[PDB]
C1' cells in the first nucleotide's frame, strides 16, 4: 500500500410511530377587504396582532420533527487472507 473477505460505524432513502395550532404548511377553520353583473350562499384574489380545536370542527396515504426499524452506499475505521 494494492486485491479480497468480514464486521462496526455513518449513511441517500424507506416502514411503522406520535405529539406539537397557527411561526411548517395546507385545497383546515373563523374572520375582514375587494373581484366576478355576485352584501348572504359560491367561485378568485387579498389581509388577519391567542387570526385558531393540534389528527382532529378533516376523509390529507401532506411537508419537518420524536421514538422503533430496515437500508443503496461508488463512505469511514477495524481485522483478517495474498503478495
Nucleotide at each position: 500500500g494494492a486485491c479480497g473477505c468480514g464486521a462496526c460505524c455513518g449513511a441517500a432513502a424507506u416502514g411503522g410511530u406520535g405529539a406539537a395550532g397557527g411561526a411548517c404548511g395546507g385545497g383546515u377553520c373563523c374572520a375582514g377587504u375587494g373581484c366576478g353583473a355576485a352584501a348572504c350562499a359560491c367561485g378568485c384574489a387579498c389581509u388577519g396582532u391567542u387570526g385558531a380545536g393540534u389528527a382532529g370542527a378533516g376523509u390529507g396515504u401532506g411537508a419537518g420533527c420524536u421514538c422503533c426499524g430496515u437500508a443503496a452506499c461508488u463512505g469511514g475505521u477495524c481485522g483478517c487472507g495474498u503478495c